[PDB]
Entry title: Crystal structure of the bacterial ribosomal decoding site in complex with sisomicin (C2 form). The RNA has 43 modelled nucleotides. Keywords: decoding, ribosome, RNA-ANTIBIOTIC complex.
RNA sequence: UGCGUCACACCGGUGAAGUCGC
RNA sequence: GCGUCACACCGGUGAAGUCGC
Ligand code: SIS
Numbered sequence: 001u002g003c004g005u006c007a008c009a010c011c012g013g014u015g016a017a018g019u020c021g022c
Numbered sequence: 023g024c025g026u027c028a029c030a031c032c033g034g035u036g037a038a039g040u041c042g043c
Stems, first nucleotide, its partner, number of pairs: 002043003006039001008036008018027001020025003
C1' cells in the first nucleotide's frame, strides 16, 4: 500500500392485505 | 388516498470506530 467481517450515519430500490398521522 | 414508521432483503455513499488477512 492492498484485501475481508462488524459497528455508526446516510442515499437509492424490491417485496398481497403490519403501524401512526391528515 | 398521501406522507412518516416497522419488517425480509438488494445496490451504494461518508478523512478520522472494530476484529482480522
Ligand atoms: C411495505 C402502507 C406507507 C412494502 C402499508 C404510506 C410491501 C404497506 C405510503 C411490504 C407498506 C408511503 C411491506 C407500505 C410509504 C411489509 C405502507 C409511500 C401511500 N401503509 N411496500 N403494508 N403512502 N409489511 O408496504 O402509507 O409513504 O412493507 O410501505 O409508507 O405505506